RNA sequence: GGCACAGAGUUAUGUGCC
Repeated sequence: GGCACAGAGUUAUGUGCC
RNA backbone atom coordinates (compact mmCIF):
# COMPACT_ATOMS: atom_id res chain seq x y z
O5' G A 1 -0.60 2.59 2.42
C5' G A 1 -0.73 3.25 1.15
C4' G A 1 -0.69 2.25 0.00
C3' G A 1 -1.94 1.37 0.00
O3' G A 1 -2.86 1.90 -0.96
C1' G A 1 0.00 0.00 0.00
P G A 2 -4.44 1.97 -0.62
O5' G A 2 -4.92 0.46 -0.92
C5' G A 2 -4.99 -0.02 -2.27
C4' G A 2 -5.83 -1.29 -2.36
C3' G A 2 -6.92 -1.31 -1.29
O3' G A 2 -8.16 -0.97 -1.90
C1' G A 2 -5.53 -3.20 -1.03
P C A 3 -9.25 -0.10 -1.10
O5' C A 3 -9.87 -1.17 -0.07
C5' C A 3 -10.81 -2.15 -0.52
C4' C A 3 -11.15 -3.15 0.58
C3' C A 3 -11.56 -2.44 1.86
O3' C A 3 -12.98 -2.29 1.85
C1' C A 3 -9.97 -4.15 2.36
P A A 4 -13.66 -0.97 2.48
O5' A A 4 -13.56 -1.25 4.06
C5' A A 4 -14.42 -2.22 4.69
C4' A A 4 -13.75 -2.86 5.90
C3' A A 4 -13.76 -1.92 7.09
O3' A A 4 -14.91 -2.21 7.89
C1' A A 4 -11.59 -2.91 6.83
P C A 5 -15.65 -1.05 8.71
O5' C A 5 -14.95 -1.14 10.16
C5' C A 5 -15.23 -2.22 11.04
C4' C A 5 -14.19 -2.34 12.15
C3' C A 5 -14.15 -1.08 13.00
O3' C A 5 -15.02 -1.27 14.12
C1' C A 5 -11.93 -1.72 12.39
P A A 6 -15.91 -0.05 14.68
O5' A A 6 -14.87 0.74 15.62
C5' A A 6 -14.56 0.25 16.93
C4' A A 6 -13.18 0.73 17.39
C3' A A 6 -13.21 2.21 17.72
O3' A A 6 -13.48 2.36 19.12
C1' A A 6 -11.34 1.73 16.33
P G A 7 -14.26 3.66 19.67
O5' G A 7 -13.21 4.85 19.37
C5' G A 7 -11.96 4.89 20.06
C4' G A 7 -10.99 5.87 19.40
C3' G A 7 -11.56 7.28 19.39
O3' G A 7 -11.08 7.97 20.54
C1' G A 7 -10.86 6.71 17.21
P A A 8 -12.11 8.76 21.51
O5' A A 8 -11.57 10.28 21.43
C5' A A 8 -12.11 11.19 20.47
C4' A A 8 -11.01 12.02 19.81
C3' A A 8 -11.58 13.28 19.19
O3' A A 8 -11.58 14.31 20.18
C1' A A 8 -9.98 12.27 17.73
P G A 9 -12.95 15.11 20.51
O5' G A 9 -12.95 16.28 19.41
C5' G A 9 -13.56 16.07 18.13
C4' G A 9 -13.60 17.36 17.31
C3' G A 9 -13.76 17.06 15.82
O3' G A 9 -15.07 17.49 15.42
C1' G A 9 -12.15 18.81 16.24
P U A 10 -16.12 16.44 14.81
O5' U A 10 -15.60 16.25 13.30
C5' U A 10 -14.90 17.30 12.63
C4' U A 10 -15.14 17.26 11.12
C3' U A 10 -14.21 16.26 10.44
O3' U A 10 -15.02 15.21 9.90
C1' U A 10 -13.83 18.48 9.57
P U A 11 -14.35 13.82 9.44
O5' U A 11 -12.79 14.06 9.77
C5' U A 11 -11.82 14.01 8.72
C4' U A 11 -10.74 15.07 8.92
C3' U A 11 -9.35 14.45 9.04
O3' U A 11 -8.39 15.40 8.60
C1' U A 11 -9.94 15.47 11.10
P A A 12 -7.04 14.92 7.86
O5' A A 12 -6.26 14.14 9.02
C5' A A 12 -5.23 14.80 9.77
C4' A A 12 -4.40 13.80 10.58
C3' A A 12 -4.00 12.60 9.71
O3' A A 12 -2.62 12.30 9.99
C1' A A 12 -5.01 11.85 11.70
P U A 13 -1.89 11.07 9.24
O5' U A 13 -2.03 9.87 10.30
C5' U A 13 -1.16 9.79 11.43
C4' U A 13 -1.74 8.92 12.54
C3' U A 13 -1.60 7.44 12.22
O3' U A 13 -0.33 6.99 12.68
C1' U A 13 -3.76 7.90 13.14
P G A 14 0.61 6.09 11.73
O5' G A 14 0.23 4.59 12.18
C5' G A 14 0.98 3.93 13.20
C4' G A 14 0.13 2.90 13.95
C3' G A 14 -0.09 1.65 13.11
O3' G A 14 0.93 0.70 13.44
C1' G A 14 -2.17 2.41 13.93
P U A 15 1.19 -0.58 12.49
O5' U A 15 -0.05 -1.54 12.85
C5' U A 15 -0.04 -2.31 14.05
C4' U A 15 -1.32 -3.12 14.23
C3' U A 15 -1.33 -4.32 13.29
O3' U A 15 -1.28 -5.51 14.08
C1' U A 15 -3.29 -2.94 12.94
P G A 16 -0.23 -6.67 13.74
O5' G A 16 -1.07 -7.63 12.76
C5' G A 16 -1.88 -8.68 13.30
C4' G A 16 -2.92 -9.16 12.29
C3' G A 16 -2.26 -9.66 11.02
O3' G A 16 -2.02 -11.06 11.15
C1' G A 16 -4.07 -8.21 10.47
P C A 17 -0.68 -11.72 10.55
O5' C A 17 -1.05 -11.88 8.99
C5' C A 17 -1.82 -12.99 8.53
C4' C A 17 -2.22 -12.83 7.07
C3' C A 17 -1.01 -12.58 6.19
O3' C A 17 -0.50 -13.84 5.74
C1' C A 17 -2.79 -11.10 5.60
P C A 18 1.08 -14.15 5.82
O5' C A 18 1.67 -13.27 4.61
C5' C A 18 1.83 -13.85 3.31
C4' C A 18 1.93 -12.79 2.22
C3' C A 18 3.25 -12.04 2.31
O3' C A 18 4.30 -12.75 1.63
C1' C A 18 1.44 -10.52 1.94
The depositors describe the entry as "Solution structure of the U85 C/D-H/ACA scaRNA 5' terminal hairpin loop". The RNA (Human U85 C/D-H/ACA scaRNA) has 18 modelled nucleotides. It was solved by solution NMR. The entry is an ensemble of 20 models.